4.5 S RNA: 49 nucleotides with solved positions. It was solved by X-ray crystallography to 2 angstrom. It was solved together with Signal recognition particle protein. Keel et al. published it in Structure in 2007: "A General Strategy to Solve the Phase Problem in RNA Crystallography". Crystallisation conditions: 20Mm NaOH-MES pH 5.6, 200mM KCl, 10% Isopropanol, 5mM Cobalt Hexamine, VAPOR DIFFUSION, SITTING DROP, temperature 293K. The entry is indexed under GU PAIR, HEXAMINE, RNA PHASING, RNA, CATION BINDING, SIGNALING PROTEIN-RNA COMPLEX. The PDB entry is titled "Variant 4 of Ribonucleoprotein Core of the E. Coli Signal Recognition Particle".
C1' cells in the first nucleotide's frame, strides 16, 4: 500500500433510494432532487498479504 473487521468523520462540487417540497403535461403520466438513510471517501485502531 492492498484485504478485512472495529470507531469515528464527511451542506451543494456529475453514487442508490431519494420523505417533504418542485417542475412539465388537459389526462394518462414524465423530469428534476435537498435532509435522512445506505454506498462511498476522509481519520485512526485490530487483523492478514
Nucleotide at each position: 500500500g492492498g484485504g478485512u473487521c472495529u470507531g469515528u468523520u464527511u451542506a451543494c462540487c456529475a453514487g442508490g433510494u431519494c420523505a417533504g417540497g418542485u417542475c412539465c403535461g388537459a389526462a394518462a403520466g414524465g423530469a428534476a432532487g435537498c435532509a435522512g438513510c445506505c454506498a462511498a471517501g476522509g481519520c485512526a485502531g485490530g487483523u492478514c498479504c